[PDB]
Context: bound to proteins that are not shown
RNA sequence: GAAGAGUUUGAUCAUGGCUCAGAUUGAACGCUGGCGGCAGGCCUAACACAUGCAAGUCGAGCGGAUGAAGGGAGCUUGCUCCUGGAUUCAGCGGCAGACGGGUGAGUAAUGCCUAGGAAUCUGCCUGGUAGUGGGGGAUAACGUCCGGAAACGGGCGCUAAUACCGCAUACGUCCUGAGGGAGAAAGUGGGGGAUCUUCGGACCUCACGCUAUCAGAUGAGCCUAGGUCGGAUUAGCUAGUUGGUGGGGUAAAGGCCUACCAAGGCGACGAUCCGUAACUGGUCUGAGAGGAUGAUCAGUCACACUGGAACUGAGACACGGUCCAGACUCCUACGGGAGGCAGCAGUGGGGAAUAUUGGACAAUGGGCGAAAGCCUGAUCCAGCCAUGCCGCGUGU
RNA sequence: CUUUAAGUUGGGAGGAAGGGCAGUAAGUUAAUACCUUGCUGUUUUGACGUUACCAACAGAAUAAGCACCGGCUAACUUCGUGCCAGCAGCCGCGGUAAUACGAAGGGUGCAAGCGUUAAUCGGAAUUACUGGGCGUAAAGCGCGCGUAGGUGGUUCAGCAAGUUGGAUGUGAAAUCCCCGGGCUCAACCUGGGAACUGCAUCCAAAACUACUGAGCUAGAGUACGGUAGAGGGUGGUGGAAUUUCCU
RNA sequence: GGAAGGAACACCAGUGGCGAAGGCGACCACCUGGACUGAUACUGACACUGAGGUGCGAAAGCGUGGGGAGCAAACAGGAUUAGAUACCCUGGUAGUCCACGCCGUAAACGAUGUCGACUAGCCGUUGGGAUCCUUGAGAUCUUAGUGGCGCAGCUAACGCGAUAAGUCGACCGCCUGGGGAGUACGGCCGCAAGGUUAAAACUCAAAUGAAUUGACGGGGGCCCGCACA
RNA sequence: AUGCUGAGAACUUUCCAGAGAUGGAUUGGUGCCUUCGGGAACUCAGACACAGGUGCUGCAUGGC
RNA sequence: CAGCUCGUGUCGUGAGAUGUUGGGUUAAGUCCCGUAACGAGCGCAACC
RNA sequence: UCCUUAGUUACCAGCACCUCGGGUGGGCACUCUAAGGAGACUGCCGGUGACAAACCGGAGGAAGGU
RNA sequence: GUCAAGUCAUCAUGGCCCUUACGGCCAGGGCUACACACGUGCUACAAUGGUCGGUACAAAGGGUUGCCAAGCCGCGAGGUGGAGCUAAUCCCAUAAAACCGAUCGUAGUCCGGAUCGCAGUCUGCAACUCGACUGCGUGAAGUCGGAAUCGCUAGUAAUCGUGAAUCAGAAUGUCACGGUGAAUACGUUCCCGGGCCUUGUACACACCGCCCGUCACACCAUGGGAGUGGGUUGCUCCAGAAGUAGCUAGUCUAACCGCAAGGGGGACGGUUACCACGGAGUGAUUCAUGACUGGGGUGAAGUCGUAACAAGGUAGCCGUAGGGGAACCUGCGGCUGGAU
Repeated sequence: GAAGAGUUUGAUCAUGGCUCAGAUUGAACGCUGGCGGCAGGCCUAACACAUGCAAGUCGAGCGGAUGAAGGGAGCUUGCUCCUGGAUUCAGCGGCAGACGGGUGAGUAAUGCCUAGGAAUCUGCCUGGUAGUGGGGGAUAACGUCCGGAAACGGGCGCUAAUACCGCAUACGUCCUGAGGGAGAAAGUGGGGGAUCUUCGGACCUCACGCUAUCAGAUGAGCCUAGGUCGGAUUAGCUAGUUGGUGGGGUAAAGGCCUACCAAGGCGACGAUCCGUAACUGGUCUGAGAGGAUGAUCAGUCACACUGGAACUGAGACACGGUCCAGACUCCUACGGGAGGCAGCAGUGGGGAAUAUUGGACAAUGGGCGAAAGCCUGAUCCAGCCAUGCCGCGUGU
Repeated sequence: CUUUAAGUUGGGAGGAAGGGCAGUAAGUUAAUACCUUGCUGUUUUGACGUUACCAACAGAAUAAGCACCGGCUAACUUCGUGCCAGCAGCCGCGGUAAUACGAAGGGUGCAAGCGUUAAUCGGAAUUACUGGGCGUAAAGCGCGCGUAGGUGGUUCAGCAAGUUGGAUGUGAAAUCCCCGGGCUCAACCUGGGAACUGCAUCCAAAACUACUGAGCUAGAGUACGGUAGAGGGUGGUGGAAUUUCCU
Repeated sequence: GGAAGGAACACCAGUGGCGAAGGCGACCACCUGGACUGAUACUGACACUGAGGUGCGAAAGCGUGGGGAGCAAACAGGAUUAGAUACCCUGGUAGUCCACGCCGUAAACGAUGUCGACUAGCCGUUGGGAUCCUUGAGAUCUUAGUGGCGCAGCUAACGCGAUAAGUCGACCGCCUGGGGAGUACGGCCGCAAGGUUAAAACUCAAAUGAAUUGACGGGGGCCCGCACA
Repeated sequence: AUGCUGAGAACUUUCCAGAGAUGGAUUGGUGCCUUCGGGAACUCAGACACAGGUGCUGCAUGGC
Repeated sequence: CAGCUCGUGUCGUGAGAUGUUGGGUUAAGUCCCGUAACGAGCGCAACC
Repeated sequence: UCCUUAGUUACCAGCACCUCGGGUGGGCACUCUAAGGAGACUGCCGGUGACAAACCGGAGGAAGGU
Repeated sequence: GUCAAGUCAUCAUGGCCCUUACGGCCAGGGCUACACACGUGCUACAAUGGUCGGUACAAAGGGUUGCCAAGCCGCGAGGUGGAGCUAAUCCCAUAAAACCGAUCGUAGUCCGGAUCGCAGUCUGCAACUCGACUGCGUGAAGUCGGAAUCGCUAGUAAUCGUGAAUCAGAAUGUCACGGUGAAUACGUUCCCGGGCCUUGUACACACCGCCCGUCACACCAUGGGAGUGGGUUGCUCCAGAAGUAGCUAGUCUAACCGCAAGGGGGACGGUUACCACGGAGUGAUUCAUGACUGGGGUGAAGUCGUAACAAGGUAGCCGUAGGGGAACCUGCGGCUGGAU
């Protein structure tokens, strides 16, 4: 820890199917409705999408825009020449945007899950090891012109740095590993008594930064074995395929790329083709074995109108990036332009069927910041719906 | 004759960790000169949901519905309707007193829900590993030779692949299972464990299986006749009928 | 009474043999199988089973060539019925036969896969062999087949019953309600007829198995009654 | 078959509108038990209710 | 025309079956002997 | 098939009579239609058959197996 | 102990009814055109021949509102009469198929009368174009029973009649007594019909069952189908963007080497491979549709039918050829799931 009935027959017994009790859901529909707390709410069209919002942050990284005040000079409190510095923030620059969020289309196998394996990178973080010197060329904002109603384009001319390029410099770090060669950085703000003076600078000193490496944490990438859906009315498939070396290449092994050499490789333990589907922890019925199953929740995967592609970056082949192509849609003043809700609302449209153009960053996070804080439709939390799951009430 | 919820009013925690500041002490400091920072005590302030929650007040005023009732469901008169109209899951019911169908009239199921459409598993031993079948119900190919494969007589020894025990890492958290803690109680929430039958590694075991080796004669085969035998095939030799001719 | 050719071979015939199976009888040689048994020798599990795979499988067939009697598929009428298109009647080509080859079908049925082991019997019958007083008129025993009946046993029952349908073991083929349906479609084979593998859509709550009572029967067998004279 | 109330209890109602019942002239009677109170049957009769199923139906209603 | 059923007991998983079959006989479920059956009521036989 | 008691009023078996239709005694015996009754057989011997149900055959007696 | 059928109606008992009524009853008459089969079932076959009043002759009970003499009446009507008034009495009271019965000796007729008895002192208030009383002047259909069947084995097949009320007498196929009894069946094979055990079964309202198919129809699903309209995909090739990399150097310029001529190195170029999308040709494989077809299922069942279930009325069934409106037949090998 396991309950069976009804039904073939004139009746019986046996084999054997039907229908039934139950428990369940992401629920509908028909009815009728008082409330609380936690929940859950496109299962269909990965259909098209008006509208607002979903990642801007920083001036204590740098040039440059604008002038709080206050103390004064004139005119005489109207005004500006100033003196100054409060402040903001479009343009450069760092970081983040590779996260949070959503959806399940593709995938039958390296995707997921369990075990193991080494030939690798990792911004911020944490321990040290060594180091921040000296220069140079541009460039936007800005100036104007051209085209354009606007949106925006693209011509020269200015200037900066925590933007870039050499030179100096080398504890590791890389190559050769004999010897040797090679290559780094950026400064800003809060201060400071002695000597140099404009004790603006210099030097001193902590703070945020910056760099060259190692060990680690944290991610992220390969490789192997195992299993993972329905079919033989799919039995052969395969040529860069399977190995070999030379090279080429990836952060990293590897036909990954390549030339040439050889003829191997896979498969009746189900190859290949075909249809189907994210997977799992789990979930639901069950005595269990199992069977069915992947809505909330959490891990991994996958996608971002559809397809190809790289770029930047520590990290992407990037959902609110760029490029190209396609489909679609939109503004045009016909010159030229722009868009991608499977982000939160919401709208059609489909459907049996599913919600508010909400409140605030007060908690928890993140994202920048020296700090103040600044943003977040993630979140915290609210309307809407008996949609469950509990309690509760309509009077003794 | 209570006033809970609801509503009126008065109250009332917990969600806040800290930030500003201006002393106070500290340790990097070359100079706790000074900045910068961590500590201390006070002051200032910041809650989207704005409340839960406590305590007064008026008075039963503001609250029940649904489906069935022929059977095996122990809820089980009639009225209308007449093989009509209909209901239903299986039987069936209705063809003239209807417990089966339409109301009323009562009960009963369990309740702000009750029902029926749909899907899942179940009972279903109705795909039977646990745990079924095959003479006639469905089901033995018409039978062979035999490939992979499944399984394999017999003995000692060895191996340690399957088998067996322990060791260790896990098998994430969640969910579940018990003991609890809390919401006034239950959900819900967590704390603790239990569970996770799994996976490889490791050592230990040798009854049995595979594998390895030497064997053992029972299984299986052959050397020796002897018959039995419509085995089967080739060629012939036959007979009577019957059939077809003709003497 | 002779001449002529086709075909199956009365008896021997057997709940007999033989072969994995399908299958197979006049007589005769000729080239050839597997088991049994009597032992004697040797092998050292070499084993059984086996999806696929591979041969081999009754007859009507239709090939590709021949034969030729009876019957007879194909039919014509005869008699018969509402009608024969039927059974009965008069007639006959394909066919059976042969050589090679194809189909691979079945009421291939014992409607029982192959193999081994073991659990009361009893009665015939087949082949060996040995025991047996032995003249066999033959008993017993021993086996490998083929049968009857029966317990243990199983089975739904019929019934199986050492040839299991028990107890088991290895393996294989096969089944999942009745129709649709062994049918469509696709593949393979065939000259064709077709065969083999083999579905769902729909539809019904039943079809089926053995057994029992009743009824029925142009079912049998007895019996009764003017039922038959 | 009827409960309440009646003159006359009942009879006779032969005879006439009857070509075909009677209601009635009904040709006569007061009857009947005696606490001298009361009581009762009928030819017909005015109210209320019914008796009649003489269509259907051998299928919830034949036993000798 | 003549047959039908109960009760008890058995066999059968059960429905159901034995009784009531058979052998010899009968107008006859009338009997005799057999026979997992044994006793009954009914029809028959007798009663008017 | 067995019967005591039987026939006031039919009529002639006793008989006279009679119209020989019996006026009538007598008809109870040689009677006139009986209420109720020993009632009819598996009774018996013998051949069949299991000797047994029955089935075949004989009693008596001017009646014997349903 | 047997066959869903005559009566909710002679005792019974329902769903609706008549409910100024089937509570009123004196009721104002309109239930057989012959146009048939027949359940048909005495009677004769003209000859024992065609018409009466006669024989040894039936003869009692119920009998106080009854039965109703010899009759005077009669050919045959026995109303006034009355023997019997409580019946060993009697009213129908008379009778039996006999001898030899007549004339004449064997006929659809000298058995034959269906509407034209008119009209005759009887129940008694109710016989105005219809009743017994058969008197036989007239107006017929009766000719070996065959098609096929009622049905006869012993007192049987078979031809003499009823008297009487609740107190008034025409109650006809089964009538109190048919006086008449083979010249006489062989046995269960046979027709029906019952029993018994047995045997088969698709029946169980038990064969007046229960079933199958060709077609006619309705509805549902489905195959084939000239063709259409899509979705993936192979092969062989044109064309090929962004992007990456190879190669060439044309042009151009920022830092670097360099007094700068320039070089190095970049950038735009040029074109080379790679490829998405697109193109073309020809195939595959799937999905929807398609005039028209072919079966299948469920219905309702009209129909030729009887095909199966019994020995299903020709035994079924299986394979296969072959053949035929169908539910269906022969052959060859095959099986009893085949029984007497």

This is an experimental structure of RNA (16S rRNA) from Pseudomonas aeruginosa, with 1390 nucleotides shown. Entry title: Pseudomonas aeruginosa 70s ribosome from an aminoglycoside resistant clinical isolate. The 2019 paper behind the entry is "Structure ofPseudomonas aeruginosaribosomes from an aminoglycoside-resistant clinical isolate". The sample was in a buffer at pH 7.4. Taxonomically the source falls in Pseudomonas (Bacteria, Pseudomonadati, Pseudomonadales, Pseudomonadaceae). Among the 50 different proteins in the entry, which are not shown, are 50S ribosomal protein L19, 50S ribosomal protein L28 and 50S ribosomal protein L31. Rfam match: Bacterial small subunit ribosomal RNA. The family has 99 seed sequences and 42,628 matches in Rfam 15.1.